[PDB]
Context: one part of a larger RNA, bound to proteins that are not shown
RNA sequence: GGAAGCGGAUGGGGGCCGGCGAUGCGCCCCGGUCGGAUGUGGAACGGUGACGAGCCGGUCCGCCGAUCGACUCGGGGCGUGGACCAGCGUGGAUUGGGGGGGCGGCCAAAGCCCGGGCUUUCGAUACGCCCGUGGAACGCCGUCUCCUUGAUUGUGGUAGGCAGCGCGCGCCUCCGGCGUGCUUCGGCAUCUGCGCGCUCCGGACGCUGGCCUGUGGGCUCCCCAUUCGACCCGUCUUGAAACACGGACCAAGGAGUCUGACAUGUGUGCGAGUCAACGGGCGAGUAAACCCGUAAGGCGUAAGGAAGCUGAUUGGUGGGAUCCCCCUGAGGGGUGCACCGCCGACCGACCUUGAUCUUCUGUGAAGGGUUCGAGUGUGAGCAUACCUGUCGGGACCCGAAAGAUGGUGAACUAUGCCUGAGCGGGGCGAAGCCAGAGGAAACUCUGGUGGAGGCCCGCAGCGAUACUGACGUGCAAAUCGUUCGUCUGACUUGGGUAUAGGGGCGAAAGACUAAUCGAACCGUCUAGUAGCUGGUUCCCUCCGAAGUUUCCCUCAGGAUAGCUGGAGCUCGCGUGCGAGUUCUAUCGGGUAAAGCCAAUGAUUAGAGGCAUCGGGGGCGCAACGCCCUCGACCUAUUCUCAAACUUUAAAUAGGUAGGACGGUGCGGCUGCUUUGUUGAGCCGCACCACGGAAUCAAGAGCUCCAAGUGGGCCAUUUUUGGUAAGCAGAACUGGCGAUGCGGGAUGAACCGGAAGCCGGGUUACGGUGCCAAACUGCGCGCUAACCUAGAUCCCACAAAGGGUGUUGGUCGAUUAAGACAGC
RNA sequence: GCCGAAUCAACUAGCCCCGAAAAUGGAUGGCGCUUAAGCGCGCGACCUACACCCGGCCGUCGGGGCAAGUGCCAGGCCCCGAUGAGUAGGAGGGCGCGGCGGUCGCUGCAAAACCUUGGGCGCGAGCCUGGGCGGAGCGGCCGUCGGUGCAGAUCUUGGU
Numbered sequence: 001g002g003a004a005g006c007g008g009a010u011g012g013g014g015g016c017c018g019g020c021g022a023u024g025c026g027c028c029c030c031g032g033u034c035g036g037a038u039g040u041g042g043a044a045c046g047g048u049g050a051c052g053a054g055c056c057g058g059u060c061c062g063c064c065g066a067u068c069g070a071c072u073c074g075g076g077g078c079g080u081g082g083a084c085c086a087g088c089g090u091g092g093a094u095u096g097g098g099g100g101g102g103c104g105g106c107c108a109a110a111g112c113c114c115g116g117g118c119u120u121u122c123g124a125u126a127c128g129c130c131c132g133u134g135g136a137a138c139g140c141c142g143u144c145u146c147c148u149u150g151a152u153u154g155u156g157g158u159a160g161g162c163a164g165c166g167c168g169c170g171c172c173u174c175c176g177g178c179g180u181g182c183u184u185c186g187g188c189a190u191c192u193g194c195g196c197g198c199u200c201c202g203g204a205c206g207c208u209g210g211c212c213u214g215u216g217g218g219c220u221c222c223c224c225a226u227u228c229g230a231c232c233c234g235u236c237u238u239g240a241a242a243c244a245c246g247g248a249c250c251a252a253g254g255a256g257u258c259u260g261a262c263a264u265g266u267g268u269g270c271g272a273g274u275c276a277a278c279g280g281g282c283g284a285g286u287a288a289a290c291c292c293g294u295a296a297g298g299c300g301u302a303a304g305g306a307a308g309c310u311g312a313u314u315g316g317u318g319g320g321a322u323c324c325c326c327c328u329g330a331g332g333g334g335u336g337c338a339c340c341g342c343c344g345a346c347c348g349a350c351c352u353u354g355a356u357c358u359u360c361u362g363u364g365a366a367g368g369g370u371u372c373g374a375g376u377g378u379g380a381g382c383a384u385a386c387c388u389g390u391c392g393g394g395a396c397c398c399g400a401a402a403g404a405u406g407g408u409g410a411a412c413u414a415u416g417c418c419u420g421a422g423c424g425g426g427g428c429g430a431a432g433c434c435a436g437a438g439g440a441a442a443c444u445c446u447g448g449u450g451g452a453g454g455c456c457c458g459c460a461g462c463g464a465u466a467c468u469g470a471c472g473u474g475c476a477a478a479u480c481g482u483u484c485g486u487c488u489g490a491c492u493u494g495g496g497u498a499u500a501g502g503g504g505c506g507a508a509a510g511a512c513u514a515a516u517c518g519a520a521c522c523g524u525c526u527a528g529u530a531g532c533u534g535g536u537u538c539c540c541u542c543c544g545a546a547g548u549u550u551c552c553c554u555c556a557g558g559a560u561a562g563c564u565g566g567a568g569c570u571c572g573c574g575u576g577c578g579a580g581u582u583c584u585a586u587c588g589g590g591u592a593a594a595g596c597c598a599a600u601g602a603u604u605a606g607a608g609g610c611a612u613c614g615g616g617g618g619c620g621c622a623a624c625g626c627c628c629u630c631g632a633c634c635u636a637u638u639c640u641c642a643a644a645c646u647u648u649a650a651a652u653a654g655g656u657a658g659g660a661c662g663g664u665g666c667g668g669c670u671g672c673u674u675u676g677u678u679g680a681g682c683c684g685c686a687c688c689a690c691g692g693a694a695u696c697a698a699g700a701g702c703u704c705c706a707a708g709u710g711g712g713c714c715a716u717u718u719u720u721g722g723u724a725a726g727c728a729g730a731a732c733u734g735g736c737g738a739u740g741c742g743g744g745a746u747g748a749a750c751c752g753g754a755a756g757c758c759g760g761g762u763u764a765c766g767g768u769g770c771c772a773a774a775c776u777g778c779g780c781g782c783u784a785a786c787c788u789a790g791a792u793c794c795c796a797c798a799a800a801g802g803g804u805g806u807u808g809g810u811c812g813a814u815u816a817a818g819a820c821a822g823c
Numbered sequence: 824g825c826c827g828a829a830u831c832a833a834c835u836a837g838c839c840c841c842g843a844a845a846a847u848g849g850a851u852g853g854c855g856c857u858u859a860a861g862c863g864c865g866c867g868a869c870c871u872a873c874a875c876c877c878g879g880c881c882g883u884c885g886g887g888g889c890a891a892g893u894g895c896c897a898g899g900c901c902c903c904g905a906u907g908a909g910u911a912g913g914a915g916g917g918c919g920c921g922g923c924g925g926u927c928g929c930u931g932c933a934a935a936a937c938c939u940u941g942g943g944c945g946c947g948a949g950c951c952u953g954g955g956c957g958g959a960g961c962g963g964c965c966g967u968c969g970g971u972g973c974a975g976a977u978c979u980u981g982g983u
Stems, first nucleotide, its partner, number of pairs: 006229002009226006015219003020216001024080008032071004039063005045057004082212001084210007092153015112135002114132005163199007170178003179191001181188002232247004248983006258393006265386006273299003279292003303310002315343005323334004345376002347373003350369002357362001396535002399532001403525006414499009423489001425457003428453001432449007461486003466482002469480002501517001503513002538917006548561001550559003562709002564706008578696002581694002583658005593648001594646002600642002605637001607635003614630006662688009672679001712736004717731002720728002741752003756880007766870003769854003775867001777866006790856001801841003805838006812831003881907009918972001920969010937955003941952004
């Protein structure tokens, strides 16, 4: 030495920096300047009080005393002193090591040794057993303690606190002893008070050195080197570094806006009202500002009915904030706003009901209802500002194929018409004509002449078959070379003229109609609409998803519920209206398993018996005559089975309950109920109610507006289709998506583990021969691969069969009256 | 019949071997490894995460203290605990551009703009400043407003 760039750490070199880094401070002596009372007068003024009195007070100026003070004024002495970087000492916090000691537990260790007995061996001189309050030394475990060490680090800056303890307040003969009580007889917070001190005690202090304009110190700056790390962004996506799309590079421009109708939220004004900006009077000589609502108008102030029409009798109760009393209990009494739960009452639609009046169809004493309402029960609105959300509009930006309307082209090309022009040289030889020959005639034949043809070869012209030649960022958006078709005609061609867009024109190819044709060109409607593709511009901080439910001509979309944010509001402080958890007591289940010797269904085999009613053999004319074989049938057994079988029946999971919304005793209400104040609910009074299982409770409840999402995917276990699939589809949970980090070499899902920026210590998974941090560490066996021996969940495969390779085990057979092979 | 102490057979399961064939040269990750650095099992000591523990600092959340105020950006200061992942998405606090109503300033003793291995502040958007160039304007702060922030769109124009 086959990219570069980049993240982190140092270093080399360069560049830069003097607020890059101080020289002051205190106490004295000398000299120089400037001022010096609580005294006495003047000028103006203040604090308080009451912008009065009184009291108190400072600044400035002049005087008599006092002889002091100050100076970033100068000189001279003594002391002390700065920034940065190192070393050392003593300690606090955290942490990793090293060396001891005491006590206890065990077979109240086991063992070893000392004596007293017993026992007597094959790996031959053992194994051994117990008797003693016999003696030293260990082992493991637990526990209480002493000493000594390395590393990182000092966060804070008004405290002598807290805790423990010494000396004096008494004495003696001072490694100590002397008093009162309790003791396990060792000791004890029993006396334990004051003053002064000390310490492991409410977070680091002290000493020394180097250097200060230097080749010094620092650096976030620049260029490089090295170790480690490191795939290209944006986008759609389950999944992107992708052999997925955009991106050669730079500058400038470039995309949720404005408006209208609503809605929640918040700020502001007023309030049963609110809004002067249609308009008027004016007024910065003036688009502003200011002022003006008569029975104006909008919204609100009353609702229910299709409508006619009618139109709120004004509450109770359980919780509940605040406050007031009695007592200090999770207490009792009074107070009872907001909000919530429950039940009445009133208004109206509907039904029902009906005394009295009454204009005879109205009224409404009493009495209602499993009916209905966007109502009432002492108002909450109106105006205005902004964010957010839905919707109409170009509507976040850019984009269709199309549709419509109105015009312009036949200079190209298509066809008709008018008027002009153009087209070698040869071949074949039709009609018409002349002459001759043959022949009895009919007629036939021969040789010439002539020049017909949508005839032939072929030049010009016109065209364009093949090379599938050249070229194919060309000479050229159709050309060039060779070759090729036709060439007096349905021939070629100029000019004039006619036909124009759903129209023309077409010897017909959907051809041609100005490089445009299965509907030209130009302007406009037009910023046409797109459930689809692409983009969508600053930072940090907090919270933080979904690919699931239902409906949809719905399946690339939308709405809807769920998941999320923001705004809050009501309460509460462990006395907890709670819980993806257990406990206790109670319920439900038909999966796993099991069963058929239980129902239903499926299925193997034999055994024992039976028939006036099965197929056969023998004895027989037959026989309801006899003996046997196989079959059915009955009995007792028997092999094997089930997602759509089942008696039985788990594990896991599901539901309920464990008090203050309880209990007990009296009284009361009813139109319900009973033969029966018999019951059923509800309501008052009186008493009791230690909070009635554990654990936890970074608290509980309620409401409003709204985003994104509605393609998922993977894994253990359960599981359907499929031979299977990195296939396709379900259940629980977790994970990826949205997530980095350590390990699995490498990888979205595996293992570990989830994360602010750092220092130290220790681990998880995984590792310690090198790559590569950590042993070629201490140990035991197996393997030898002449196949690439083998080498770690997912995982990156291997089977049935085999081996006289080797290593352990199991059951058998022979053997010292002598095992197997050869003599 | 001599010879002399072990012999025969079947199972079982560890390692090894056969069974075992594909195309670029090649994959226990590589080199290598056989008193393994292979296989099964142990024993000590070590290494190693952004995980755990102690400490420092930042943010967030929750709690407390501060008035006859020697008294305060009380929108402040101080003290005490816990905690930190984030696409789609929501919100808060801030940075930046150009006007308007006010206010405070700068500028020919040199404004804006632009340039620079000069320097510094902030986590960051950004900001302050030295030096140069330039040669006539510009900025800070409080409110308020908007045609207000680019890396992409086969984006537009221009330039290379």
Source information
25S rRNA, nucleotides 417 to 1453 from Nicotiana tabacum: 983 nucleotides with solved positions. An Rfam search finds the family "Eukaryotic large subunit ribosomal RNA" in it. The family is grouped with related families in Rfam's "LSU clan". The literature on the family includes a 2001 paper in Science by Yusupov et al., "Crystal structure of the ribosome at 5.5 A resolution". The entry is indexed under Plant, 80S, rRNA Modifications, ribosome. Ions in the entry include magnesium, potassium and zinc. Among the 43 different proteins in the entry, which are not shown, are eL30 (60S ribosomal protein L30), eL34 (60S ribosomal protein L34) and uL16 (60S ribosomal protein L10). Smirnova et al. published it in Nat.Plants in 2023: "Structure of the actively translating plant 80S ribosome at 2.2 angstrom resolution". The structure was determined by cryo-EM at 2.14 angstroms resolution and released in 2023. Taxonomically the source falls in Nicotiana (Eukaryota, Viridiplantae, Magnoliopsida, Nicotianoideae). The PDB entry is titled "Cryo-EM structure of the plant 60S subunit".